[PDB]
Context: one part of a larger RNA, bound to proteins that are not shown
Molecule: 18S rRNA, nucleotides 1 to 1149
Organism: Triticum aestivum
RNA sequence: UACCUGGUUGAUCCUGCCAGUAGUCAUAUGCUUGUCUCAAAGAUUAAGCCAUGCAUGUGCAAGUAUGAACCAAU
RNA sequence: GAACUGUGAAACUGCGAAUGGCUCAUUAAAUCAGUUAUAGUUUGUUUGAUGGUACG
RNA sequence: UACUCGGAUAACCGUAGUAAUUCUAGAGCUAAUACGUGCAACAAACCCCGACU
RNA sequence: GGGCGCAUUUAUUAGAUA
RNA sequence: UGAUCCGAUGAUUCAUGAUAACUCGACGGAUCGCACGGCC
RNA sequence: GCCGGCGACGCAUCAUUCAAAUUUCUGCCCUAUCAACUUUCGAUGGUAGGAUAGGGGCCUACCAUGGUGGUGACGGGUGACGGAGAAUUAGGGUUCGAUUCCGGAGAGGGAGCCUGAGAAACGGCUACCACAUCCAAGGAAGGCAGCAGGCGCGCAAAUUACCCAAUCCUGACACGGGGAGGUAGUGACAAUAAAUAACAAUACCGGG
RNA sequence: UGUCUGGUAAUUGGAAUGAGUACAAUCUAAAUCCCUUAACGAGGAUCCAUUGGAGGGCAAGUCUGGUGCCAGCAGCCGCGGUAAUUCCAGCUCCAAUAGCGUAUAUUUAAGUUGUUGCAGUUAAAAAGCUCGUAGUUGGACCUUGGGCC
RNA sequence: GGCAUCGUUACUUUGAAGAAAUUAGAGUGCUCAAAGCAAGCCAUCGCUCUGGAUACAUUAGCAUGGGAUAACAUCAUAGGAUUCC
RNA sequence: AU
RNA sequence: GAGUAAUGAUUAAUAGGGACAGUCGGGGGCAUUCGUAUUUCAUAGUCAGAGGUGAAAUUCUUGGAUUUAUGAAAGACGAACAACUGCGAAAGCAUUUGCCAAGGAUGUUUUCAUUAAUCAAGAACGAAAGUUGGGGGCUCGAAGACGAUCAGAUACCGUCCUAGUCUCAACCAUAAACGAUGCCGACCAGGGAUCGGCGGAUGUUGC
RNA sequence: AGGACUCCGCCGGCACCUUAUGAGAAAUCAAAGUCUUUGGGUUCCGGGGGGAGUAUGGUCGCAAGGCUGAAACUUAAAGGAAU
Numbered sequence: 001u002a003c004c005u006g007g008u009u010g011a012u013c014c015u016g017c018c019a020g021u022a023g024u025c026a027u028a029u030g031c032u033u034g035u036c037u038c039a040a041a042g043a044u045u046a047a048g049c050c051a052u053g054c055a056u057g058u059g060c061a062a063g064u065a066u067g068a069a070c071c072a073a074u
Numbered sequence: 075g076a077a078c079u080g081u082g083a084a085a086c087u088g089c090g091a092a093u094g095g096c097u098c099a100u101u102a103a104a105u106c107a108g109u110u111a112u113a114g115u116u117u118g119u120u121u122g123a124u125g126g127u128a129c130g
Numbered sequence: 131u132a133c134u135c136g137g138a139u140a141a142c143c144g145u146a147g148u149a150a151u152u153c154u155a156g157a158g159c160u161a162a163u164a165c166g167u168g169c170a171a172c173a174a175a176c177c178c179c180g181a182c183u
Numbered sequence: 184g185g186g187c188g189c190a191u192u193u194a195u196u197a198g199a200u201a
Numbered sequence: 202u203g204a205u206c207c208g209a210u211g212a213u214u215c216a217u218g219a220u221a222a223c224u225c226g227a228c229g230g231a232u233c234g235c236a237c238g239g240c241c
Numbered sequence: 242g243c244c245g246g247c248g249a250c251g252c253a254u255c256a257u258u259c260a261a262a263u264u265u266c267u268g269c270c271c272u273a274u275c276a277a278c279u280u281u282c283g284a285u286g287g288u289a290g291g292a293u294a295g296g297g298g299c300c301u302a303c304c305a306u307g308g309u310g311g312u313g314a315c316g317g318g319u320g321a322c323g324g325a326g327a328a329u330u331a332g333g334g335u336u337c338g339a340u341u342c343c344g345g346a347g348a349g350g351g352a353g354c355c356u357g358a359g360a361a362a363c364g365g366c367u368a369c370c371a372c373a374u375c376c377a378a379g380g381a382a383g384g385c386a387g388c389a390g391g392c393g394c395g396c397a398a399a400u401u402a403c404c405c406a407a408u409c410c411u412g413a414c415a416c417g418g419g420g421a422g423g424u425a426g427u428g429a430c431a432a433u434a435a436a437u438a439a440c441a442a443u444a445c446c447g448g449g
Numbered sequence: 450u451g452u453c454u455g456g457u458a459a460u461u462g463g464a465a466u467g468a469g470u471a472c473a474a475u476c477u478a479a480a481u482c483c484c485u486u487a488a489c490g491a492g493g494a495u496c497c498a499u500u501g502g503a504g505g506g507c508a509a510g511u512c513u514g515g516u517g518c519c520a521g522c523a524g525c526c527g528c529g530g531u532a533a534u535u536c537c538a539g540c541u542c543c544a545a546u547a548g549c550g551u552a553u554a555u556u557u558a559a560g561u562u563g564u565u566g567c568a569g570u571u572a573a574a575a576a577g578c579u580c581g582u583a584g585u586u587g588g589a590c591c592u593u594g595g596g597c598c
Numbered sequence: 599g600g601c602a603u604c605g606u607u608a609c610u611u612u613g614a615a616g617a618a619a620u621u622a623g624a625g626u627g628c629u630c631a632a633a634g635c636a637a638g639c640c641a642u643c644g645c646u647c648u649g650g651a652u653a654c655a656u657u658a659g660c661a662u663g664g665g666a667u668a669a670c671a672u673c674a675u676a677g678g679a680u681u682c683c
Numbered sequence: 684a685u
Numbered sequence: 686g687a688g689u690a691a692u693g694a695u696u697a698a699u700a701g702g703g704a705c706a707g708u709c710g711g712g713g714g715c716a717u718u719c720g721u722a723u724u725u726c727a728u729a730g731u732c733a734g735a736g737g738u739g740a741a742a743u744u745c746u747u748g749g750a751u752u753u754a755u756g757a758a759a760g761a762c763g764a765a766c767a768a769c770u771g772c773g774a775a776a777g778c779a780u781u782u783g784c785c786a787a788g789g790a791u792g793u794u795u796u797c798a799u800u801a802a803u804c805a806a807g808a809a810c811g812a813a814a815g816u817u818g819g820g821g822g823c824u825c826g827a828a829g830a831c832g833a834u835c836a837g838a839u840a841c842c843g844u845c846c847u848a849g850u851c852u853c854a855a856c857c858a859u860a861a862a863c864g865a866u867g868c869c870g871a872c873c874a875g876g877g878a879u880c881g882g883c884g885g886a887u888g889u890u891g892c
Numbered sequence: 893a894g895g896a897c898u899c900c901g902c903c904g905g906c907a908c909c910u911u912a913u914g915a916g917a918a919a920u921c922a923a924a925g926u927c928u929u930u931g932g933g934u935u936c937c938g939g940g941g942g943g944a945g946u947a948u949g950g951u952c953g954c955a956a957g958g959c960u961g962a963a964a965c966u967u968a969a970a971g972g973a974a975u
Stems, first nucleotide, its partner, number of pairs: 004020004010975001012973003024554001027552001029550003035434001037432001041427001042394001048392003052389003057089002063086002069081002087413001096347003106268003112262001115261002121256005131231001135166002142158001145155003176186003188228001189226001190224001192222002196218001230250001232249004238244003270318003277309003284306008322344003326337004349370002352367003372383001374381001400425001402424003409419003440462003443458007467496001469489001471486001473485001499545005504526002510540001512539004521528002560930001567938001569936001570919002575935001577810001579808002584803001586801001589695001605670003609664002612661002622652001625635002637646003680688003700800001701797002705792002709788001713785003719763002723759007734745001771778002815856006825849001830844001832842001868933002871926002874910003879905008888897003892894001914921002940967003949960004
C1' cells in the first nucleotide's frame, strides 16, 4: 500500500472458476491471561410464560385541624 | 379567659400519573427524511394585555 | 343577607357482614378555594317604541 | 318606557377613492 | 356641503365596528397570608 | 366609623410559548412463473346535509362514470420499523442499519370506553378469546416487550445489590419522590497504554 | 601479531523496580477501584507466555524415534503401501504476542456484475429474417466587431 | 423610491435554510494514547470579554447571475409589430 | 375618472 | 378608416422519402411451351441366360427374361452452358413465351424539407421432416420382409416395397436457419479481376 | 448512331491477393483495426462444468411439439488455440 499466489498440461499461452490473503462498534465458540484506562451485555430462536420485591406520588406563611397528638403556655 | 391564635398524623380538596422506561410484532409512498400549508383546526400550562348592564 | 347565604360529607366515634381483597352496609358529629344558591356596587354613549308645537 | 356586560347562533350592514 | 378620519395580506364578504334578535349561558372573586398605617 | 399596601389561589377573552392533528412535492429492497386492478354494498368526481377541534366519501340521499397501469398499477416475498448512521473503502461502489438521538407502533390477541387540556391509556376500566392464581367451591383477583430474578427456547447475553450525592423531571412544593439516572458486582463484545528484566566483570567466540 | 568493537554462559557481582501485601490519607451519598505513600516484597529473579505451525501457496527441519494406503493429516495441490521434510511424539526453529485458532454472515481481492470498467468467429454467450409502437438517440444554420474596462 | 409585462425547463455560479451525536478538522502535555471539552497565567480575595472553531451533508424544495450545450411547442390564410382616426 |  | 416598414419564409446533408429516364436480375404470382431419360403398354426381331456383388444368393426367365427398333401414355425432374458469377429480408430462386405488380443500382441544375437509426409489446415470411383432407402416384424410399457378411448384425452390401417424395386448401414454427461475425454512421494500406449503370477516348467488325 | 471488342475514370455489389505500422490466447482478421491513451447511437444476449433446455406453472398447436423456464444435489476442473 490503486498488490496478488497455488490448482486443468508431457510442456505453452488463454477463458474460467476452486482454494489461499486482510478487515468487520460481528456473533458463537476453544486454549491462555500479570497491570492501567474505557466500555457492550436475553436483539437474532419464543412481541413465549412468569414465583417474588421494587418501579408514582405530592404540603407552602399563604384551601379545609379540636386527633380523645406532641411541644410550649395561662 | 380566650375562636383559632406553634408544629402537625389522618382525611376532604387541587394537581400529576398521556412524561420517562422497554421492545420492533404489524406496516413497502404506508411509517420516515428534506421541504411545505392551516385563509382547515384544538391547546392545561408559562409570559403580556384586557374584564361597568347584576339590580326586578 | 352582602358586616358574607344553604344542605351535605370525609377523617373521627361505634354496630356489622364475608374465607376473602385500598371487598362492603347501616347510626351519630363536624369543615371548604368541595358542592349549590345569590347582592354582582357606582356610570356614560348608542338603538327602538314613543309623552305635542 | 324597552334594549344594551362578556359568551353563543342567525340575518342585514360599514370596512371608501387613492 | 366650499375646507374633509379611516388598519392588514401575494390573496378573503379579513381584522374589526353598528344593527335586529336568540340561549333555560358550570362566565362576570360569598377565597387565603403578611404588615400595620393614614383620614371621621 | 372612612380609606389603604405587598402577595397567593381562581374564572373569561386575545396574543405568545409548549405541542399535536391533518396536509404539499420528491425519494424505498426482490418478484411478470403477478397484466390488468377498483366500483351495485365508496371505487373517482359533483350537489346538499350529518359528524368532527377542524378540511375531506369521513358518513348519508341523489346524480355522473369515472380513478391507476410496461415511467410496472394490482398482487406476492421480506429471517422489512424509517432516518441520523455502521463496516470496507484510489475513485465509483457493495453490504448492514433490533439497540441509548429524531419520528412511528405496541403492552398476550382483537374491540369498546370513562376521566382529563392532552389517552381509544393498559404499573385505567368493560366484554370475548388463550393461558393462569388462590378459595371455606358461594365467589375473588390477573397482565415484567420497566429494574432485578426464574422457566423455556436456543450457538448465543450479567446482580432478585446501594443511592437520590450528580443530570434532570414531577407535586400544594427550596424540603417529598424518582429500578428515570447514577454507583459498586459479573464481563478477553470491542478498544488504549503497557511488565515478564537492564548493566558490569569473568569464561568462550567473531569483525575493524 | 596487536589493541579495540560486537555476541553467548541455571558463571560472579551489585544496584533498579512494580505485580503483590499494608499502615495512612485521599476517592465516595457510604463504601470500593484508581492516583499518592510508611513497612515488607526478585536470581533458575519458579514473580516459570501463550496460541498456531515447520512440502508449496507462506516465514520456519530433506534431525531423531513410532506407524506402515492403517491410524491419521490435508481450506486447494496433495501426504502415509519398512528410509514419511506433510500422520503420532522429542529436540530445534518460525509468525503473532497477552493475545491467537476455529464456524458462519459480507467488504476487499472481483475489470468474476463492469456507469467509471467485462464479454458474445472458435472458450458460455448475435434472436432464422424483416416490419413495428413505447423507450433510448438524432446533420448544419441565427453577437460580432466595441470600445470602455 | 419609481414603471411596467415576460417562453418553459434541464445545466452551471452564488446565497439561504438547514438537529445534535458520528466523520473530516483548529486549539488544548488527561504523565502518553484511545479520550474529554477542557483550561491557562501573576502566585491574585483575580485575570485572559478564556475557549467551547470550521467544512461536508446526494436528490427534491426557495432565491441571484450566466446562456454555451440540450428538450417542448411556438414558424406564411397575417388573426403580425408600431401610430393617427 | 378624482 | 388612413398610415407604417428592407413589412414577415435559413440552405437544401456523399441524412431520408417521392417523382422521372434508359437499363438489369436463375426476385415473385398466374397461365403456357419444350426436352431427353425412367416406368408402363402396343407392334416387330433373335435365342439362354439376365440382374447385383469384393464374392454370391434372395428376384426375372424357352409362357421368351436381358437386349434391339418404332409409337403412345404417365408422373417427376430441368444435365451439359454453371463460374471464388446474378437476384432476394432470410428461407430460397436455373427450359420457352405472354400477362400482372414489385425492386436495387446508375443518371438528374426534379421535388418535400428532418419526415431519421435501432427497437419491449405486437405482426409478415420461414428449407426439410411432420399433421388434416382431395388429386396424383414415374423414380427413390423411414417402417416391414427376404438374401448375404459376421462369434452375433433388428446395420453398413442386394432385391420387393408402406407413409413419404409431386400438387391444391389449411396447421407446425424448428436447422451446423453459419459469415458459428445484429443494424446504422465516420475514419484508417496497396493491388488486380468481376457484375450493374454512367462519362471519355479509341480503331476493328460479312454488322 | 448503336451492339460486340480494347483502354481510362466514377458510384454501387459479391469476392480475392500482399503486408502490418494495427489487433488478438492464438488460429487468424483490412475488419474481428481506430481499447487501461478505456465513452458515436441502439437492440439482443453470457457469468466454471453437470443436473438441464429437465421438473412445474403459463401460453400457442389436432398431435408431434414450440415460446417462457428452475431447484435440491454433485463436481475441481470442463473448455479454447498452438507445440